The PDB entry is titled "Ytm1 associated nascent 60S ribosome State 2". An RNA from Schizosaccharomyces pombe: 81 nucleotides with solved positions. The entry also models zinc ions. Taxonomically the source falls in Schizosaccharomyces (Eukaryota, Fungi, Dikarya, Taphrinomycotina). The structure was determined by electron microscopy at 2.8 angstrom resolution and released in 2022. The reconstruction used 172,500 particles. The entry has 55 different proteins, among them 60S ribosomal protein L17-A, Noc2 and 60S ribosomal protein L35.
Context: bound to proteins that are not shown
RNA sequence: ACAAUCUUCUCAC
RNA sequence: AUGAGGUGUUGAACGAAAAUUU
RNA sequence: AAAUUUAGUUUGAAAUCGAUUGGUGAAAAC
RNA sequence: GGUUUUACCACUUUGU
Numbered sequence: 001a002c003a004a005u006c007u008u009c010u011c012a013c
Numbered sequence: 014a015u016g017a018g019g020u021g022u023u024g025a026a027c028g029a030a031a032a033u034u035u
Numbered sequence: 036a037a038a039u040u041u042a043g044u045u046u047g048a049a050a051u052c053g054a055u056u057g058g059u060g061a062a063a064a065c
Numbered sequence: 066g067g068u069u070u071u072a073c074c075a076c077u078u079u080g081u
Stems, first nucleotide, its partner, number of pairs: 009018004023049001024046004031040005058074001061070003
């Protein structure tokens, strides 16, 4: 305190 | 190069014809 | 009969009753 | 054992 963790990649071969 | 996974969408209005299920 | 998918569109995060009603249990309480 | 309280508790179903 009109702020907060909606992922800017995983696993196997 | 291959397979499986990612669980997350403002409300209202108009509207066609389709598969379905109980 | 009400329910699941569903073409295609409109919209200032727009609004003036229209709620549907199956199932699961978590605390207070008795 | 009824009772009221959840304002996405959804079938892996409301407090490890």